Notes: Keywords: Rbg1, Tma46, RIBOSOME. The RNA (A-tRNA) from Saccharomyces cerevisiae has 76 modelled nucleotides. An Rfam search finds the family "tRNA" in it. Rfam 15.1 lists 5,335,975 matches to the family in 14,413 species. A reference for the family is Hou (1993), "The tertiary structure of tRNA and the development of the genetic code", Trends Biochem Sci. Rfam's curators write: Transfer RNA (tRNA) molecules are approximately 80 nucleotides in length. Their secondary structure includes four short double-helical elements and three loops (D, anti-codon, and T loops). Entry title: Structure of ribosomal complex bound with Rbg1/Tma46. Primary citation: Zeng et al., Cell Rep (2021), "Conserved heterodimeric GTPase Rbg1/Tma46 promotes efficient translation in eukaryotic cells". The reconstruction used 95,380 particles. The structure was determined by cryo-EM at 3.23 angstrom resolution and released in 2021. The entry also models magnesium and zinc ions.
[PDB]
RNA sequence: GGGUCGUUAGCUCAGUUGGUAGAGCAGUUGACUUUUUAUCAAUUGGUCGCAGGUUCGAAUCCUGCACGACCCACCA
Numbered sequence: 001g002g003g004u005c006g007u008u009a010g011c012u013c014a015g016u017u018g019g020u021a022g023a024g025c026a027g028u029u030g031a032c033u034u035u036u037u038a039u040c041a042a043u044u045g046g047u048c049g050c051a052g053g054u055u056c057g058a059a060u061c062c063u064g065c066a067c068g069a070c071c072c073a074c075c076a
Base pairs, nucleotide, nucleotide: 001072002071003070004069005068006067010025011024012023026044028042029041030040031039050064051063052062053061
């Protein structure tokens, strides 16, 4: 330098190959108990880095525009 791609809540991650965000860890509240850790329940926290095609429209489809991973690279 060229191809191959993946980055989603504080963290990890399913995401559905074209309609709306799932699950776990995390934290807050409540029950339990002499108060607690463990246990259970309920919330909280995600416009999924910038532009186009646009199906009613697009994180989700792909296209170009970020960062992090995989392989490539005279010759005698």